[PDB]
Context: one part of a larger RNA, bound to proteins that are not shown
RNA sequence: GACAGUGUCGCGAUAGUAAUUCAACCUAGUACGAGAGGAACCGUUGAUUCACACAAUUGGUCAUCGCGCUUGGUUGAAAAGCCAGUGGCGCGAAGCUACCGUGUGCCGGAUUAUGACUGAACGCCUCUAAGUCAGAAUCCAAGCUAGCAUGCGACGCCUGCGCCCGCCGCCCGCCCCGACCCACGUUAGGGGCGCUUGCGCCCCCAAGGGCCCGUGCCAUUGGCUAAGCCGGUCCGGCCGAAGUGCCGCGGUCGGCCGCCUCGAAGCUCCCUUCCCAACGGGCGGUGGGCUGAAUCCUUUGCAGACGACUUAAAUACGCGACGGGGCAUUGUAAGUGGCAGAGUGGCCUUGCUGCCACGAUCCACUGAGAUCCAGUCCCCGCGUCGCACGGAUUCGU
Numbered sequence: 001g002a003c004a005g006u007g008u009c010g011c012g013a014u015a016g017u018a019a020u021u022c023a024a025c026c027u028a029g030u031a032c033g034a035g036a037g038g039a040a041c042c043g044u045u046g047a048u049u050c051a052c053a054c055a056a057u058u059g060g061u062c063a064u065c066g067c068g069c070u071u072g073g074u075u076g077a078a079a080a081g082c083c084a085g086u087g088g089c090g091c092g093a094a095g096c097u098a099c100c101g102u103g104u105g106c107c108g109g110a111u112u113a114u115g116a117c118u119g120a121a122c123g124c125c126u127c128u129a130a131g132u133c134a135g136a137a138u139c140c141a142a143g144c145u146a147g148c149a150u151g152c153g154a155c156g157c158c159u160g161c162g163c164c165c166g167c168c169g170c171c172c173g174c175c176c177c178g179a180c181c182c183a184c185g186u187u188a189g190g191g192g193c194g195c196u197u198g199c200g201c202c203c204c205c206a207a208g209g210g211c212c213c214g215u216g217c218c219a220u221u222g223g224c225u226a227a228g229c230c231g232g233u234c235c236g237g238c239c240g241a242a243g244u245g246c247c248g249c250g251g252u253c254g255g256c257c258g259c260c261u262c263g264a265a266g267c268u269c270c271c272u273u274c275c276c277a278a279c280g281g282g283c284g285g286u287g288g289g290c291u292g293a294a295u296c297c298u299u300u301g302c303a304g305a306c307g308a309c310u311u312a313a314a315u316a317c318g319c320g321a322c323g324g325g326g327c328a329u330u331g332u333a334a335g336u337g338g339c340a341g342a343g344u345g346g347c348c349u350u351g352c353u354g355c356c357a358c359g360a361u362c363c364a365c366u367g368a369g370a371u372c373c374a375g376u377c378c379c380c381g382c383g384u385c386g387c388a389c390g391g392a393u394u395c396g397u
C1' cells in the first nucleotide's frame, strides 16, 4: 500500500508470549533430639537476574558556539568581536540517556507426577478394569503484544443532469449444472388414548411422507368451484446471528386439467436439449430523493529515512513573527565615578583634601548584562498574512 469511492469506531481469527532466583523477619533457638545442634509449612519484607517503560529526582552528555574565563593570532587602540577544520577550559537548559537514576512487570481453569476413593477382575483385597477426587516452575485461557492487510460488524457521506432507491418493460450472464419439496428433542425412544396424571398404564412403530404431478418447460380465449392452493403486494411481530430471513392478515392481481368450455393443443412447420428457473448485471421508459467528499502545496512536533503518523490555516470562541511579563542559564557588562589600587613618573602655586596623567586589577551604580523556544510558558500589546483559498489534483454503488 491498489479490492465502488471516501472514512470511522469496534470485533478478535491466528501467531508470538515472562517473570526469575535468594536472604532477612516471623515461625524459632521451636518441632526433632541424649546432647551437639536444628527445620519447613504459613504470615511479612526486600534483594538477585531478566523484561517493559520514563526523565520527577539524581548522575552523564554539549554545536543553545547560550553565558563566563583563558592563550596565540587578527580589527591601530577603545568597545564589540573574528580565526585556530568545534581553539582550549569551567558551567549550562531543552532533548536524549544509566540496576552510573527511578518505577512497574498479571490469576483462573484444565491436568501431570503422585497420593487417593469406591471397587471388581481375584466373594476378601487393591489409585483402575467401568466410574471418580485432590493435584505442578506444566499446559490453555485470563492477561499482554501483531491485528486476519486475501475475516467480519455497526456507523457517516457521495450530480459538469451524475448517482441512487421504489415501481415494470425488455434484455443479458451464470449455477458446477438449478430445472417437485421436507425440524420434537434423544443415541435407543416417539406418538396417541383412557387415566392410577407418572421417569406411570395400554396400544403402536423401526426399511419414509406429502405435493407438484395436468396448466400446448407450461399457448391463444370464455366462465366457474369449495373459496382454496401458490407467487408478488400489504397489516404486525419474531428469530441478534452469522437477526438480512421466517410466520400471520387482508384485499388487489397473475398462475392454478382445482373445475367446465370454444376454435384449438397445429405458431422451434416429419430425431437434432434447441435458451424457457432466478441469486446478479446491463439497458432504456417515470414516480420520488440524496445536495458532496477525498487528495496536493503549506503548517505543527505529538511524528518521521522517504511515504506515513499527528496538528494547524480559507472569514473564524480562527491563525502567525517579535516585544513585554513569567520561566531558564551564567554570574555582575558597556559607560561613568572613586584616599578603592602594587606602584611609578612629570609640572609648579611646593600643597594636614596639590594637580595632571599613566596603572594589571577592585568596587559602586549592578543579583547586573547577555541569551531564553527552536522540542519552555503566557499575552488580548503591535502589525500583517488570514486572497469570504482557486491555486494544484482525483474518485461512482
Base pairs, nucleotide, nucleotide: 005157006156007155008154009153010152011151014146015145016144017143019049021047022046023045024044025043032037050105051104052103053102054101058098059097060096061095066091067090068089069088070087071084072083073082075080108140109139110138114134115133117131163289165287166286169283170282171281172280180210181209182208189205191203192202195198222260223259224258229255230254231253233251236247237246238245293394294393298312301309322381325377328371329370330369335365336364337363338362340361343358345356347354348351

Released in 2014, the model rests on cryo-EM data to a resolution of 5.5 A. 60S ribosomal RNA, nucleotides 2995 to 3391 from Triticum aestivum: 397 nucleotides with solved positions. The sample was in a buffer at pH 7.5. Rfam match: Eukaryotic large subunit ribosomal RNA. The depositors describe the entry as "Model of the small subunit RNA based on a 5.5 A cryo-EM map of Triticum aestivum translating 80S ribosome". The entry is indexed under eukaryotic ribosome, homology modeling, de novo modeling, ribosomal RNA, rRNA, RNA expansion segments, RIBOSOME. The organism belongs to Triticum, within Eukaryota. Among the 80 different proteins in the entry, which are not shown, are 60S ribosomal protein L27E, 60S ribosomal protein L13 and 60S ribosomal protein L22.